Annotation:
Shown are 38 nucleotides from a PDB entry: RNA.

[PDB]
C1' cells in the first nucleotide's frame, strides 16, 4: 500500500546500532 | 533514508502473485 495475505521496486521520513 | 553498512517503524506510491 491492499477489501485482504504474501513478495518486489521507488519516494519522502523515522529511530536503534556500527564504520 | 544514510557520507556509508546493518536493522526498525511510518506515509504515500508501485508492480508480481494468491483469497
Nucleotide at each position: 500500500u491492499u477489501g485482504g495475505g504474501c513478495c518486489u521496486g521507488c519516494u519522502g521520513c523515522u529511530g536503534g546500532u556500527c564504520c
Ions in the entry include phosphate. The depositors describe the entry as "Crystal Structure of the Triplet Repeat in Myotonic Dystrophy Reveals Heterogeneous 1x1 Nucleotide UU Internal Loop Conformations".